[PDB]
RNA sequence: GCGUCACACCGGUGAAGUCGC
RNA sequence: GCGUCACACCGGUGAAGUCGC
Ligand code: LHA
Numbered sequence: 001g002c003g004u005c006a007c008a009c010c011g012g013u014g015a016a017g018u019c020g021c
Numbered sequence: 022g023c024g025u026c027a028c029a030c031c032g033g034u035g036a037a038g039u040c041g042c
Base pairs, nucleotide, nucleotide: 001042002041003040005038007035008034009033010032011031012030013029014028017026019024020023021022
C1' cells in the first nucleotide's frame, strides 16, 4: 500500500419462515 | 396485493481490533 477476517449498519437479490395491513 | 422483521448470498459504508502478500 493492496487483498482479507471480525464487529456495526445500509442497499440489492434469493421456491414454500414471522409480524402488521 | 402493500410495509416491517428473520435467514442466506452479493456488495457497500462506518474513530481505534485480525490475518495474507
Ligand atoms: C474498518 O476498519 C472500517 N473502515 C471502519 O470504518 C470501522 O470503524 C472498523 O472497520 C471497525 O472495526 C484495518 N486493518 C483495521 C480498521 N479498524 C478497519 C479496516 O477496514 C482494516 O483494513 C477497511 O475498511 C478495509 O478497507 C475494509 O474492507 C473496509 C470496511 O470494513 C473490507 C474488504 N472490502 C472485505 O474484507 C469485506 O468487503 C469487508 O470490508 C466488509 N464490507 C481497506 C481499503 N481501504 C480503502 C482505501 C482508501 C481509498 C480512498 C480514501 C482513503 C482510503 C489494518 O489496517 C491492518 O490490519 C492491515 C495490516 N496489513
Description: The RNA has 42 modelled nucleotides. The model includes bound DOUBLY FUNCTIONALIZED PAROMOMYCIN PM-II-162 (LHA). Keywords: aminoglycoside; haba group; ribosomal decoding site; X-ray analysis; RNA, RNA-ANTIBIOTIC complex. Sample source: Chemically synthesized. Primary citation: Kondo et al., Chemmedchem (2007), "Crystal Structure of the Bacterial Ribosomal Decoding Site Complexed with a Synthetic Doubly Functionalized Paromomycin Derivative: a New Specific Binding Mode to an A-Minor Motif Enhances in vitro Antibacterial Activity".